[PDB]
RNA sequence: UCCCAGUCCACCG
RNA sequence: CGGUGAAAAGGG
Numbered sequence: 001u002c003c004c005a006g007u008c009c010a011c012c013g
Numbered sequence: 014c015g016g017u018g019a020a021a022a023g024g025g
Base pairs, nucleotide, nucleotide: 002025003024004023009018010017011016012015013014
């Protein structure tokens, strides 16, 4: 540098 | 409630 992502944030229906 | 983006903590 990256992989995941049950809060929070943004946008959409 | 559904979708997308970003990402805390933690793991890798």

An RNA structure, in which 25 nucleotides are resolved.
It was solved by X-ray crystallography to 2.4 angstroms.
Sample source: Derived from Satellite Tobacco Ringspot Virus.
The PDB entry is titled "The structure of an all-RNA minimal Hairpin Ribozyme with Mutation G8A at the cleavage site".